[PDB]
An RNA structure, in which 36 nucleotides are resolved. Released in 2011, the model rests on X-ray diffraction data to a resolution of 1.36 angstroms. Crystallisation conditions: 0.1 M Potassium Chloride, 0.01 M Magnesium Chloride, 0.05 M Tris.HCl, 30%(v/v)PEG 400, pH 8.5, VAPOR DIFFUSION, SITTING DROP, temperature 291K. The entry also models acetate ions.
């Protein structure tokens, strides 16, 4: 570095739920 | 207007073959 995976961080879209 | 939990997706960090 190509392809395919794993583990955290922050936004976006949408669904449910409670107030 | 807020609390909570999934689904889809973007960027970024780390990491494995």
């Nucleotide at each position: 570095u190509u392809g395919g995976g794993c583990c955290g961080g922050c936004g976006g879209c949408g669904g449910g739920u409670c107030c």